[PDB]
């Protein structure tokens, strides 16, 4: 940073926080 999960204000989306792999 990004992708699976898993929590938090939402539970729509959308954004924090955890934790897996990458």
């Nucleotide at each position: 940073g990004g992708c699976g999960u898993c929590a938090u204000g939402a539970g729509u989306c959308c954004a924090u926080g955890g934790c897996g792999c990458c």